[PDB]
Context: bound to proteins that are not shown
RNA sequence: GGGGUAUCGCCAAGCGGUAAGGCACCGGAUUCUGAUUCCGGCAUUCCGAGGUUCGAAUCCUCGUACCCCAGCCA
Numbered sequence: 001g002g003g004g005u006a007u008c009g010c011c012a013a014g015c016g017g018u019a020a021g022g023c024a025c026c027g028g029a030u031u032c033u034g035a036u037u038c039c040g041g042c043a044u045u046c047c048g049a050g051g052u053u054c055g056a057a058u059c060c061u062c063g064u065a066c067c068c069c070a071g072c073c074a
C1' cells in the first nucleotide's frame, strides 16, 4: 500500500426509539460431592473526538488500535 474488525474479564445480541444472553466474577438459600440446583447483583454507554437528529452502539467526519496478504502451501 490493499483487505478486514472495534459492544463487560472472555465471547456475543444490536441493523434510528433509548445496551439480550452465555462463560466468569460478587452476595444469600438448600445439599451426605466445598459439586449440582438455587434466588439476588454486575457496562447511564459501546475505540476516541467532533457533527446530525427530538432521540445514536447504530447515520456523518476526522483520528486511533489490532488482524490478514510479498509460497510454485492451504
Base pairs, nucleotide, nucleotide: 001069002068003067004066005065006064009023010022011021017054025041026040027039029037047063048062049061050060051059
Other pairs, nucleotide, nucleotide, family: 007013tWH007019tWS008009cHS008021tHH012020tHS013019tWS014015cSS014046tWW014057tWS016053tWS016055tWS017018cHS024042cWW028038cWS030036cWW031035tHS052056tWH053055tHS
Solved structure of RNA (RNA (TRNA GLN II )) from Escherichia coli, 74 nucleotides shown. Primary citation: Rath et al., Structure (1998), "How glutaminyl-tRNA synthetase selects glutamine". It was solved by X-ray crystallography to 2.25 angstroms. Rfam match: tRNA. Rfam describes the family as follows. Transfer RNA (tRNA) molecules are approximately 80 nucleotides in length. Rfam classes the family as a transfer RNA. Rfam 15.1 lists 5,335,975 matches to the family in 14,413 species. Gene Ontology term of the family: triplet codon-amino acid adaptor activity. It comes from the structure "GLUTAMINYL-TRNA SYNTHETASE COMPLEXED WITH TRNA AND AN AMINO ACID ANALOG". Keywords: TRNA SYNTHETASE, GLUTAMINE, TRNAGLN, E. COLI, COMPLEX, LIGASE-RNA COMPLEX.